[PDB]
Context: bound to proteins that are not shown
RNA sequence: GACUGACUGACUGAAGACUGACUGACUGAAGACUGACUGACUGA
RNA sequence: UCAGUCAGUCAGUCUUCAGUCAGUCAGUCUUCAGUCAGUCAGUC
Numbered sequence: 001g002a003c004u005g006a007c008u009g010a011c012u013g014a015a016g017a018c019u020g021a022c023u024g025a026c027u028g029a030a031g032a033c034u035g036a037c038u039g040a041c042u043g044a
Numbered sequence: 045u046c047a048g049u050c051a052g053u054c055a056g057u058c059u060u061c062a063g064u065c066a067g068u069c070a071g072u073c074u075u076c077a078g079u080c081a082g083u084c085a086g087u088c
Base pairs, nucleotide, nucleotide: 001088003086004085005084007082011078012077013076018071020069021068022067023066024065026063027062028061031058032057033056034055035054036053037052038051039050040049041048042047043046044045
Other pairs, nucleotide, nucleotide, family: 006083cWW008081cWW009080cWW010079cWW015016cHS019070cWW025064cWW
């Protein structure tokens, strides 16, 4: 003075998988409450 | 004209449940590529 190999971190970019909860629409089923109308029967 | 009983029709107020689907949000992890910079070690 020049060469090579490996390590680590920061930056950026990307994304494969997992699980959790809230919400809406649809359909299905559905328990309670209450209100009024009408007829039939019987009675005066 | 009325009362009582029974049956039928119609209309409101609610509360609540399940199922599938779609959308929104937040986590824990794991993995990869590329560039750049830094530290360290060898044989010349």